[PDB]
Context: one part of a larger RNA, bound to proteins that are not shown
RNA sequence: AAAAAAAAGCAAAGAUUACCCCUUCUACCUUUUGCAUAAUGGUUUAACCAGAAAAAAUCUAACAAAGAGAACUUUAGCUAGAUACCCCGAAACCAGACGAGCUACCCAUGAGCAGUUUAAAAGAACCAACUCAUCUAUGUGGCAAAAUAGUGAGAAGACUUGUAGGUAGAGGUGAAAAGCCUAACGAGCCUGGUGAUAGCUGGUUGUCCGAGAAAGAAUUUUAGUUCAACCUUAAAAAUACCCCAAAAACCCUAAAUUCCAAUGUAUUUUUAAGAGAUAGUCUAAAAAGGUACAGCUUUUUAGAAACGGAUACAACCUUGACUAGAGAGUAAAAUCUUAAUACUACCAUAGUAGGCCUAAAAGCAGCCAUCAAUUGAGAAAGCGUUAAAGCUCAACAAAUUCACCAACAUAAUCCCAAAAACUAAUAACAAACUCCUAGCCCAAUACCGGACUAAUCUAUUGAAACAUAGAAGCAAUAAUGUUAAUAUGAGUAACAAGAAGCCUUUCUCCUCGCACACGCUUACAUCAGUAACUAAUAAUAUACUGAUAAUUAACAACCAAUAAACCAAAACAACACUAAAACGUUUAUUAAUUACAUUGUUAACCCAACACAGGAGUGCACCAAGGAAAGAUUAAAAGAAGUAAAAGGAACUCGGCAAACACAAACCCCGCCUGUUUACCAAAAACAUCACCUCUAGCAUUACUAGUAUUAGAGGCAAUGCCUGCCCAGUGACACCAGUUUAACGGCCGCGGUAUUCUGACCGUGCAAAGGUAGCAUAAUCACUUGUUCUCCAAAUAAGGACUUGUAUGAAUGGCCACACGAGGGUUUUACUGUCUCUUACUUCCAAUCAGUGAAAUUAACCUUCCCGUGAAGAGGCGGGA
Ligand code: 5GP
Numbered sequence: 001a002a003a004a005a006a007a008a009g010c011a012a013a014g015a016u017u018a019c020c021c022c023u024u025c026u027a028c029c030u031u032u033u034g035c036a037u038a039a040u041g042g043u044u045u046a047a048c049c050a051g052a053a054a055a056a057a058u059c060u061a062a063c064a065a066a067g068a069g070a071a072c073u074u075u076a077g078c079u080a081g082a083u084a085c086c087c088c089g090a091a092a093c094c095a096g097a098c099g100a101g102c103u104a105c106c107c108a109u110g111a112g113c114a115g116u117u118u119a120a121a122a123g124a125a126c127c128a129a130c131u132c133a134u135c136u137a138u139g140u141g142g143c144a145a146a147a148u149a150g151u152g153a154g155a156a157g158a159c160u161u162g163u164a165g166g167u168a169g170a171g172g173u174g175a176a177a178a179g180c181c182u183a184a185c186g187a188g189c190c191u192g193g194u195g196a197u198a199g200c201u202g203g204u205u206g207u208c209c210g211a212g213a214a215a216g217a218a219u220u221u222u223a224g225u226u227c228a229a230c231c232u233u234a235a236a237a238a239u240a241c242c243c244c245a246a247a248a249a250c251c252c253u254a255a256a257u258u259c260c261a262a263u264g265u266a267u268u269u270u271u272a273a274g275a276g277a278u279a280g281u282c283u284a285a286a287a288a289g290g291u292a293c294a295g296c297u298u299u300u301u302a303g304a305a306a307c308g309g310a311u312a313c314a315a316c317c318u319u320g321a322c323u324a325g326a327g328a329g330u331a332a333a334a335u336c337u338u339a340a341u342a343c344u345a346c347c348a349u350a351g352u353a354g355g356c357c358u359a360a361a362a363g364c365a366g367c368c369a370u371c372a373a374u375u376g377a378g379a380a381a382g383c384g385u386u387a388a389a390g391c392u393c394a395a396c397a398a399a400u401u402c403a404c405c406a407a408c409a410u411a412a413u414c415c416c417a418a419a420a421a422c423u424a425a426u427a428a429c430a431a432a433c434u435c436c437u438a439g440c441c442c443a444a445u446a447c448c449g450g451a452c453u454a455a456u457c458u459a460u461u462g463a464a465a466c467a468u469a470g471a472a473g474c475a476a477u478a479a480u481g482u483u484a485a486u487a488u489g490a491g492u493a494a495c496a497a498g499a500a501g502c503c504u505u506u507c508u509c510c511u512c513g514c515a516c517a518c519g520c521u522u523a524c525a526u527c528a529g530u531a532a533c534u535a536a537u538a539a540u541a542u543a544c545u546g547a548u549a550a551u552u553a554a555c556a557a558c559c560a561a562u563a564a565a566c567c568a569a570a571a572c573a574a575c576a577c578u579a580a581a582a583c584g585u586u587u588a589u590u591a592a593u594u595a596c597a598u599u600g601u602u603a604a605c606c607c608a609a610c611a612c613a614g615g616a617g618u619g620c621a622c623c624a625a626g627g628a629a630a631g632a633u634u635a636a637a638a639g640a641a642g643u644a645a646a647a648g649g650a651a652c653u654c655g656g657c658a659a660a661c662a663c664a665a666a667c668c669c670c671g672c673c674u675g676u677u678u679a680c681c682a683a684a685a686a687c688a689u690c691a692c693c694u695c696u697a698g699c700a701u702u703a704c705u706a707g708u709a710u711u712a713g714a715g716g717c718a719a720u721g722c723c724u725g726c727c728c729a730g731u732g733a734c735a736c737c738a739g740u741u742u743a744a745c746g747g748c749c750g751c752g753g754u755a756u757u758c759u760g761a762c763c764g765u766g767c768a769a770a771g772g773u774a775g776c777a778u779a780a781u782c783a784c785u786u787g788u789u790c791u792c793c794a795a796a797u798a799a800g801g802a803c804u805u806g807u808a809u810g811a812a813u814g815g816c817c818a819c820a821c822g823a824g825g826g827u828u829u830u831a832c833u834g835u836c837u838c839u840u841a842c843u844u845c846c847a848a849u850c851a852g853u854g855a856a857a858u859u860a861a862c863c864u865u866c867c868c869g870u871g872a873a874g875a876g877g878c879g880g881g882a
Stems, first nucleotide, its partner, number of pairs: 012024003026875001028041001030039001044485005057083005063077001066073002086203002089200001093193004098188001104167003108163005113157001115126002130154003135150004169185001171181003206452005216227004231274011247258002281304009308317002322439004327435003349373001351371001354368003378393001381392003456471005487859001494853002498507004508628003513620004523602001525548005534541002555600003560590007578581001606615002631850004639845007647837002651835001656832001664829006670822002675687002692716006721816003725748003730745002732741003749766005775809001776806001787803005862876001865882005
Other pairs, nucleotide, nucleotide, family: 010860cWW011863tHS016018tHS027042cWW028478tWS029040cWW032034tHS032872tWS033280tSS033314cWS035039tHS036871cWS043486cWW049476tHS049479tWS050203tWS050476tHH051204cWS052053cHS053084tHS055084tWH062078cWW064076tWS065074tWS067078tSS070071cHS088201cWW090197tWH091196tWH092194cWW097189cWW099169tWH100103tWS100167tHS100172tWS102679tWS104173tSS107164cWW113128cWS114127tWS118122tWS120122cHS123673cWW129155tHS134151cWW139144tWS143147cWS143613cSS152823cSS158674cWH158688tWS168171cSS168181tWS169188tHS174177tWS175675tSS178187cHS202479cSS211447cWW212446tHS213445tWH214280cHS215216cHS226278tWH229276cWW242263cWW243261tHS244260tWS246259tWW275447cSS276446cSS280305cWW281315tHS290293tHS306308tHH306318tWH306431cWS308332tSS310313tHH312869tWS318331cSS330431tWH333429cWW335419tWW341407tWS342401cWW343402tWW343403tWS344345cSS346397tWS350372cWH351352cWW352379cWH357365cWW363380cSS363382cWH363391tWH364383cWH364390tWH374377tWH376395cSS377394tWS380381cHS384389tHS385387tHS385388tHS416867tHS453475tWS454474tWS461466cWW488858cWW489857tHS490856tHH491492cHS491854tHS492855tWH493854tHS496851cWW497537tWH509629tWS511625tWW519605cWS520603cWW522551tWH524549cWW530532tHS530541tWH533544cWS550551cWS553555tWH553601tWH558597tWW569577tWH570576tWH570582tHS571575tWW573575tHS578580tHS608612tWS628629cHS636847tHS637847tHS638846cWS645834tWH646834cWH646838cWW649833tHS649835tHS650656tHS650657cWH650658cWW650833tWH652835cSS653655tHS660832cSS662831cSS670685cSS672690tWS672820tWS673689tHS677684tWH678682tHH678683tWH690718tHS691717cWW692743tWS693743cSS698708tSS699708tWS699709tHH700701cWS717812cSS719818tWH720817cWW723811tWS724812cWH727769cSS728741tHS728744tWH735738tWS742745cHS747769tWS747770tSS754760tWS754762cWW755759tWH760761cHS760762tWS767771tWW768770tHS772773cHS772810tWS773811tWH774810tHS778787tHS779781cHS779806tWS781809cWS792798tWW793795tHS811814cSS861877cWW870875tWH
C1' cells in the first nucleotide's frame, strides 16, 4: 500500500452472540524520603554496545605424618581443580611538530585620492570614488556561522590598498579592548603521553526459587570511606527470648526501665566467609528550638509504607501477601449534629429644700446619718434640671401559662454526585484475612544464596538437529549510546522563466561594462544525447552525458659582471617647502656570436560547504557595452517595503526612536583637537595625542645606530591659560651603612573653655611625618537625598544658577577656568511631521488557489475535552461531576 475516520479517555483487560458501547487499572526506565508527575532518557527498526584477577576461605578429589614432576609448606597437612572484583564522559596538565594566504605590528616594493572652497595638499571646510560601521528596521537553520535597506562618520592623511618577506604559543603582537594570532584565544592547533583522572551524572543484556537490610563511631568528614550494630551463606554448639516475688539514692517526682525463676514457645550464641548500607519520610508519645507557625528543625519510645477502606491519597485504619474455582464466612469502612433569646398590666401622696461644703447640690457633684406619716411608697435604683419641675423603678392594692445562660461577615475560571425524614437492621453488601475443592503449599528494593537455560564453539555421541562433558567476544525495551535505514513535522517552509510572434524578430523595462594581474584549471568550442543524474522547477543547456576539436608571438616570463665620475627631490617644475624623497647616464676592462630557443595565451572562471544579495587589485569607459524585478492565478487576515491624508502638531515615548513640505538656533557634563578600540552584543567620558615632567644611560660594526646627552631608551600626565600647597615617620628606590627622594608608592587630626546669645578671632591641652593650602562643590563624587532656594513649565525626582563640611572633594594616580572640535551624555526653544489623539486608502513582496521540486528543530506511546477537588504542594490522563 491492499483498506481514512464515527461519543469515552496509558488503549488494554474481564469479557461477550457481538468490533465498539459496560466494568477495572495514574506508561516504562532512572533518580529519590516521596514521581501519573508538569523530574531524567528514548520517533521507530536492524546490527553492534558493559564484571576481569584466586591471599585467606568454602566445595570436590589424590596421597597422607607427610604432600608436591627440585627450590617450598607442614603440631592433619599438603597438592590439584572449581568458585571473584564493569561501560561511556570532563575542564585540564606535559612534550614535540604545524600554523602570520585571516588578523596585530613591522620590512621591502608598487598603486590610488575626481570636482568645489581656500594666499595653503593646513592630521582646515563641502562632497564623490575609496575606507569605515553611527542609529533604526529587516533578517535570526537568514542572501549571510554578522548580511540587506535606509541613515551615518572620515575622505592629501596617525589615509586607503596590491604583491613578496618577517615575528610562534613558557611565545608573538598590541594608539590595553586582557584585543588579535585561519569562523570557540584568561591563551592556537595537531599528534603523542592516553583506555589521563573524575568520592560527580548516565548506562549495565536469560528464566525461576530462598532469605533480606534506614544509620552508633571517626574522618579537609558529613555527595565519600573504614569500623560497630543488623543482615546473608555455610559450620559448631547451648540455651535463647517471654519473664512472679526479691533487688537498683541521696529533697520532690509520671508513663515506665533494669534484672531474673516458672511457663509458653524455637530461638540464641560462637566459628568461618561476605558485602551492601551509613543523604528518611509521615503518624502517635515525651521533650527542646521557633510564633505553645509550618508538609519546620533537633533527639528519645512505637508504628507504617494493600491489589481492601478513608471519593482521589506514601506514612491513618483493616490485613501471618502461593497457584487454579462461574463457591462460602468475615474485617476496616459510606450524609456530622445543632442551628435557641416575646415579656405587656397597674399605680405614686407625708415631715422634707434631712444636716453639711459650694454660685446653686430640692431623692439623684460629693461627705455623714438612712429615721419617720399613711393598708402602702428607698432620706431613692435608673433617666432628667443651672438648682428644681418632670419621666420611670421598687410599695400597696389587681392579678397571676412559662421564662437562668445561650445567638458571630467574607475571595478571586464554574455550585459541586444524584437524591431521601419510616414496610421491621447487632441486617445486607464489602479484602492478599479465613474456610471450601484441588494442588507444583505463601510478596518484595541494595547486598547475599540456589536451581535451571537460549545461542555458539570443541571432545566423543548423534545424523529431520541431538546427548554427556569442556569452553567462551555466552543473551539489550533504555547510555541526548555507535552505524545504517526508515517514519513524524510535511507534500509543509522555501525555491523560478519580462511579452507577442513568422521562433529568434520585434517590443516593454533595468543598468557593475571591456581588459589585465592574482587565482582557478578545460568547467570554453563543434556535433550529438538527455528515461535518470547537475540547475534548488521546467522549457533547454555556459554548468549534466558522450564523442570530436582547441589557445600559434610582435604582448608577457626568461633575459651581464667589475672599476670610475656625479652634494643638488617628485609636485605641468619657472623655483621652492620639510617629513628631505622610488626611478641612470657615461668612461674603462673583459662579456661564447651562430636564421628559427623555452614557456603563459580557452572560459560564463576566484575566496566563501551551494550556479551563495557577501569578500576581491589595476587601466579605461557610463554605453556603442551588459542584463530581466513577474511559473499561472486570486486580490482574505497578520507581516514586510512604500506613497498620500481632514482638524491638531510631540498630546507619543525611557528618549522627537522612526518619520517629516523641516534640514535652524541656544545651554550644560565629559574629553582639548584629527586619530585608535573589544572582526561577531560596548566606538565611549576608555586608549593614544601635541605639551609638560620625572627617572636610566659617556658609547662602535646585525637591534637601539652606521646614531652620541638639543641624543637614546624606561615611564607619568594630557594641548593652551592660572596653577601644581604641607609631609621622607612608614613602603620603595637611590646611597651597598648614614643620608637623599613624593610631577615615587602613599599620606595630609582632635577633646574641653571663651565675645550679653548661635558661632569662636582668642585660651587650654593631647597626638602626629605633616595636620587637606588654593580651587571647586548635592558633582559621572557612599548614604542622608526628590538637601535648600531661584529660573524655566498650567504642572518637573529633569535642565540651568546660587547656597554648601565634600567629615567619603582637592591639586601631573593632577585642581580649576576657556577656544575650537564630538555619529559622546543631558536640557531648552523654532520648524517639521501618522510618533500620537485615532486611524485610513492604494500599490509591490509575502499571502491564498493551480502546476513542478521539496527542507528543519521536533517526536515514550497516544483512542490527545471542560469544571471543581486531589496529588512530588499548578492534571487531557487520578476522584466527583459536566
Ligand atoms: P522500596 O522500593 O523497596 O519500597 O524502596 C525504595 C528505596 O528504598 C530504594 O532507594 C531502596 O534502596 C531504599 N531502601 C529500602 N529499604 C532500605 C533499607 O532497609 N535500608 C536502606 N538504606 N535503604 C532502603